Keywords: RNA structure; tRNA-mimicking; X-ray crystallography, RNA.
An RNA structure (Chains: A) with a sequence from Candidatus Koribacter versatilis Ellin345, in which 52 nucleotides are resolved.
The model includes bound 1,4-DIHYDRONICOTINAMIDE ADENINE DINUCLEOTIDE (NAI).
An Rfam search finds the family "nadA riboswitch" in it.
The entry also models magnesium and sodium ions.
Huang et al. published it in Rna in 2020: "Structure and ligand binding of the ADP-binding domain of the NAD+ riboswitch".
It comes from the structure "Crystal structure of the ADP-binding domain of the NAD+ riboswitch with Nicotinamide adenine dinucleotide, reduced (NADH)".
[PDB]
C1' cells in the first nucleotide's frame, strides 16, 4: 500500500460524520418544497478490533 468487522460515546432502545442512488411518507393545483424515513444500499471520512 490491501482488504474485513465494528460503533464505545448518544436525554429508554437504535442511532459517528458528511453526501448520494433506489423506493416510500409529508405538504402542494401544479412547479415544485419538507424531514432522525427506526427503508435497501453506495462512496468517502472520524474513531475502534482483526487480517494479508
Ligand atoms: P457493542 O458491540 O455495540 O460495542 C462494541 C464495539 O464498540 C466495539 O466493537 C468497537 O467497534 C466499538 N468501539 C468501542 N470503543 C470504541 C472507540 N473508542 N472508538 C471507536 N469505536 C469503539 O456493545 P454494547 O452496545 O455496549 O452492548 C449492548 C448489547
Nucleotide at each position: 500500500g490491501g482488504c474485513u468487522u465494528c460503533a464505545a460515546c448518544a436525554a429508554c432502545c437504535c442511532c459517528g460524520u458528511a453526501g448520494g442512488u433506489u423506493g416510500g411518507g409529508c405538504c402542494g393545483a401544479a412547479a415544485g418544497g419538507c424531514a432522525g424515513c427506526g427503508a435497501a444500499u453506495c462512496u468517502a471520512c472520524u474513531g475502534g478490533a482483526g487480517c494479508c